[PDB]
RNA sequence: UCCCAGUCCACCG
RNA sequence: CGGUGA
RNA sequence: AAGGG
Numbered sequence: 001u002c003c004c005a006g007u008c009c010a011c012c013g
Numbered sequence: 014c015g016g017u018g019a
Numbered sequence: 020a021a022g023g024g
Stems, first nucleotide, its partner, number of pairs: 002024003009018005
C1' cells in the first nucleotide's frame, strides 16, 4: 500500500 | 429504515 | 475509528 466496516462522519432516498 | 462514500 | 488479516 491493500482487505474487512454493529459506533462516529458526509451525501442521497 | 434503505443506498453510497469515507 | 477500533480491531483483525

The RNA has 24 modelled nucleotides. Crystallisation conditions: PEG 2000 MME, LITHIUM SULFATE, SPERMIDINE, COBALT HEXAAMINE, pH 6.0, VAPOR DIFFUSION, HANGING DROP, temperature 293K. Method: X-ray diffraction, resolution 2.33 angstroms. The entry became public in 2006. The depositors describe the entry as "The crystal structure of an all-RNA minimal Hairpin Ribozyme with mutant G8I at the cleavage site".